Shown are 39 nucleotides from a PDB entry: RNA. The entry is an ensemble of 20 models. Chen et al. published it in Biochemistry in 2015: "Structural features of a 3' splice site in influenza a". Method: solution NMR. The entry became public in 2015. The depositors describe the entry as "Structural features of a 3' splice site in influenza A: 39-nt hairpin".
RNA sequence: GGAUUUGCAGGCCUACCAGAAACGGAUGGGAGUGCAGAU
Numbered sequence: 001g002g003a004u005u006u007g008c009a010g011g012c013c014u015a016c017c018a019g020a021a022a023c024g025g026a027u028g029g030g031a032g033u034g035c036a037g038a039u
Base pairs, nucleotide, nucleotide: 003039004038005037006036007035008034009033012030013029014028015027016025017024
C1' cells in the first nucleotide's frame, strides 16, 4: 500500500409492535459526513 475491527458527534428516510390519545416498544428495510482507539 491493501485488508479486518470498536467507540463518539447523532442521527437521516421508511416499515413494524402495543395503547382512546398523550406516550411507550419486541425489531425489519433503504441512503450521506467528521473525529478518535485497536488488529